[PDB]
Context: bound to proteins that are not shown
Molecule: 23S ribosomal RNA
Organism: Methanocaldococcus jannaschii
RNA sequence: GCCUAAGACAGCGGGGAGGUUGGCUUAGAAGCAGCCAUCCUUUAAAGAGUGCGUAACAGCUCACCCGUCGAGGC
Numbered sequence: 001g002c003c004u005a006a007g008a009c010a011g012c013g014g015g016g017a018g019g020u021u022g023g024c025u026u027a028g029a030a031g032c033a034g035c036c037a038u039c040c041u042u043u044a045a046a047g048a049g050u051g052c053g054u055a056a057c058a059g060c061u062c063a064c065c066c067g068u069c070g071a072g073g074c
Base pairs, nucleotide, nucleotide: 001074002073003072011068012067013066014065015064017041018040019039022036023035024034047062051060052059
Other pairs, nucleotide, nucleotide, family: 004071tWS005071tWS007070tWS007071tHS008070tHS008072tSS015045tSS016063tHS020048cWH025033tWS026028tHS028055tSS030056cHS031049cSS031051cWH031060tWH032052cWH037048tWS042046tWW043045tHS044065cSS046063cWS049050cHS049061cWS050061cWW053058tHS054056tHS
C1' cells in the first nucleotide's frame, strides 16, 4: 500500500440445489476410468465438480453461501 467491525485468519455448525445419470464411451461409467463440452435455471450460495469412496449408484469431503466466533489477512 490493498482487504477488514457493513466482520480478518483459523476452527466449528448448517446449506452445498434443479434441467441432469450433460454428450460420448463402457458390462458398468451417475461431479470424481477415459474422451468432449462446461451451459442455463432457483438463488444467499453452490463446479456439468477438489479429493476419498462405490461394480455402478450411495456415503464422506472441497469449492461457494449463511451462521458462530471477534482482529487480523495478502